An RNA structure (ribosomal RNA) from Triticum sp., in which 90 nucleotides are resolved. Primary citation: Halic et al., Science (2006), "Signal Recognition Particle Receptor Exposes the Ribosomal Translocon Binding Site". Entry title: Structure of signal recognition particle receptor (SR) in complex with signal recognition particle (SRP) and ribosome nascent chain complex. The entry has 7 different proteins, among them ribosomal protein L31, ribosomal protein L23 and Signal recognition particle 19 kDa protein (SRP19). Released in 2006, the model rests on electron microscopy data to a resolution of 7.4 angstroms. Rfam match: Archaeal large subunit ribosomal RNA. The literature on the family includes a 2001 paper in Science by Yusupov et al., "Crystal structure of the ribosome at 5.5 A resolution".
RNA sequence: CGAGGUCCCGCGUACAAGACGCGGUCGAUAGACUCGGGGUGUGCGCGUCGAGGUAACGAGACGUUAAGCCCACGAGCACUAACAGACCAA
Numbered sequence: 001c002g003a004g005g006u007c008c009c010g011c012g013u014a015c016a017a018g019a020c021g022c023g024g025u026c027g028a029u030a031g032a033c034u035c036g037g038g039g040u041g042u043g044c045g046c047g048u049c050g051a052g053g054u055a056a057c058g059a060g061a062c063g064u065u066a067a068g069c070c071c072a073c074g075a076g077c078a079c080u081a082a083c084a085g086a087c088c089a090a
Base pairs, nucleotide, nucleotide: 004088005087006086007085008024009023010022011021012020029081030080031079033076034075035074036073037071038070039069040068045064046063047062048061049060052057
Other pairs, nucleotide, nucleotide, family: 002090tHS003089tHS008084tWS010029tSS014019cWS023082tSS027078tWS027082tHS028079tWH029078tHH032077tWW041067tHS042065tWS042067cSS043067tHS044065cHH050059tHS051058tWS053055tHS053056tHS078081cWH
C1' cells in the first nucleotide's frame, strides 16, 4: 500500500562474467519488404559480327545492359516480433 526497482521481452550510444544505456503498441526497438544511399563493372539467354574451316566447329567483339549480383548505413512502413506475466518494496 504502493514511489520506485528487479526479473521478463525487443535492442545498443554499453559490454570477458557482472555492469551500463535505450525501447516495449500511448510503440519505429529489431527483422521482413520498398525506396534512398553505397560496392563491383555489365549477367543468363538470344541476335549480329569473328581469324578461319566443305562442314562440324569457332577464342573473342558488339547490342540487349548504368547491366547483373551484393551491402554490417538511412528512410518509409506496425506486416512480423517487443507477448504474456512475475516479483520486491518503508